[PDB]
Context: bound to proteins that are not shown
């Protein structure tokens, strides 16, 4: 590094949640 | 919008399958 399909692990938004 | 903790949805990125 065309696009796409399962598969991993990781991150960033949204939304809600209980602290803090 | 300090930090974190539990759910959802959605992205991005690495690596790995099979296609194109």
């Nucleotide at each position: 590094u065309u696009g796409c399909u399962g598969c991993u692990g990781c991150u960033g938004c949204u939304g809600c949640u209980g602290c803090u």

An RNA: 40 nucleotides with solved positions.
It was solved together with RNA silencing suppressor p19.
Released in 2014, the model rests on X-ray diffraction data to a resolution of 1.86 angstroms.
Crystals were grown from: 1.8 M ammonium sulfate, 0.1 M HEPES, pH 7, VAPOR DIFFUSION, HANGING DROP, temperature 291K.
The entry also models sulfate ions.
The entry is indexed under RNA silencing suppression, trinucleotide repeats, protein-RNA complex, dimer, RNA BINDING PROTEIN-RNA complex.